[PDB]
Context: bound to proteins that are not shown
RNA sequence: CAACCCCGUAAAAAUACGGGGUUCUGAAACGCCAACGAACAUCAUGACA
RNA sequence: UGUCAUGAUGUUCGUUGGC
Numbered sequence: 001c002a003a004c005c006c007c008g009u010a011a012a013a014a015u016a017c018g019g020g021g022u023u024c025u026g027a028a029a030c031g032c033c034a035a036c037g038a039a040c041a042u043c044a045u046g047a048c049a
Numbered sequence: 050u051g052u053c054a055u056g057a058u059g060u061u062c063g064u065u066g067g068c
Stems, first nucleotide, its partner, number of pairs: 004021001006019001032067001034065001037062001042057001045054004
Other pairs, nucleotide, nucleotide, family: 002025cWW005020cWW008017tWS009016cWW010015cWW029068tWS031068cWS033066tWS035064cWW038061cWW039060cWW041058cWW049050cWW
């Protein structure tokens, strides 16, 4: 964003609109994605006995 | 070949923005 159930005011339709619920509904949310940081391991570079 | 500097690639934690 959607589904479902309560309590309200109009209503009988594939019912609008205002409050609260939901691990017993589906979406990766203990999840993904970016930019700055502190560590650490890799690889290519200059200084040496 | 061990060391010191030096820029690159990628994991790991955390701060801050976005979903």
Solved structure of RNA from Ruminococcus sp. UBA7013, 68 nucleotides shown. Primary citation: Chen et al., Nucleic Acids Res. (2025), "Mechanistic insights into Cas13d enzymes from cryo-EM structures of CasRx and DjCas13d". The entry also models magnesium ions. The entry also contains DjCas13d, not shown here. The sample was in a buffer at pH 7.5. It was solved by electron microscopy to 3.27 angstrom. The PDB entry is titled "DjCas13d-crRNA-target RNA1 ternary complex".